[PDB]
Solved structure of RNA, together with DNA, 76 nucleotides shown.
The PDB entry is titled "Structure of the mini-RNA-guided endonuclease CRISPR-Cas_phi3".
The reconstruction used 178,412 particles.
Protein in the same entry: Cas_phi3.
Context: bound to proteins that are not shown
RNA sequence: AUUGAUUGCCCAGUACGCUGGGACAGCUGGUAAUGGGAUACCU
DNA sequence: GTATCCCATTACCAGCTGAATTAC
DNA sequence: GTAATTCAG
Repeated sequence: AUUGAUUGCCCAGUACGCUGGGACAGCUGGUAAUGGGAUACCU
C1' cells in the first nucleotide's frame, strides 16, 4: 500500500499465466458400524 | 443368504487445546 | 529474565 484478507486445505474451469467459488472446531485414542471388491458354501 | 480377508469412510465417546504473579 | 507457583468449573 489492495476492489479484495499473504500461508495452508477442498471443488470447477482453463490459454497452465490464473480465475471463480467452498469449509474453517480441531486433534489423540479405543471400540463399533457401514459402503465397495474378491474368495469360501451349496445343484 | 451366510462366512472370512482386503481398502476406504463414518459414529460415539473419552480426553486435550493458560497465564499472572512471584522467585531468584 | 528465565523458570516455578497457583489458581479453575